The RNA (tRNAphe) with a sequence from Thermotoga maritima has 76 modelled nucleotides. The 2016 paper behind the entry is "Mechanism of 3'-Matured tRNA Discrimination from 3'-Immature tRNA by Class-II CCA-Adding Enzyme". Crystallisation conditions: PEG 8000, magnesium chloride, Tris-Cl. Keywords: tRNA, CCA-adding enzyme, TRANSFERASE. It was solved by X-ray diffraction to 2.9 angstroms. Rfam match: tRNA. Rfam 15.1 lists 5,335,975 matches to the family in 14,413 species. Its family is annotated with triplet codon-amino acid adaptor activity in the Gene Ontology. It comes from the structure "Thermotoga maritima CCA-adding enzyme complexed with tRNA_CCA".
[PDB]
RNA sequence: GGCCAGGUAGCUCAGUUGGUAGAGCACUGGACUGAAAAUCCAGGUGUCGGCGGUUCGAUUCCGCCCCUGGCCACCA
Numbered sequence: 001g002g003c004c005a006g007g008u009a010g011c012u013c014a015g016u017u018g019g020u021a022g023a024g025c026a027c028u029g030g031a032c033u034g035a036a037a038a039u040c041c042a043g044g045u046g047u048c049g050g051c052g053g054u055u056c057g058a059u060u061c062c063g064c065c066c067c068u069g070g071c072c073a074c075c076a
Stems, first nucleotide, its partner, number of pairs: 001072007010025004019056001028042001030040001049065002052062002
Other pairs, nucleotide, nucleotide, family: 008014tWH008021tWS009010cHS009023tHH015048tWW018055tWS018057tWS021046tWS022046tWH027043cWS029041cWW033035tHS051063cWW054058tWH055057tHS
C1' cells in the first nucleotide's frame, strides 16, 4: 500500500418484518459442612466505535472517518 472481515456491560459473546436492552461468567452471602472441593435460590449492568443523512423514532438503512484481526504485497 491492496483486499476481506469485525467494534454490543468489567470479560467472552447473541439480537433484521426499524419499536423502550440480552445470555454465561467476573461479583457477594447463606442453607448442608469443624473447613473445603461443590451445587442450590439468588443483589445490577450500556455514550450497541465516532459522526452526518433518511425515518415519528436507527445498535439496525446509507455515506465518511477511528480502532482491531486476517490474507497478500518473489512465484501469485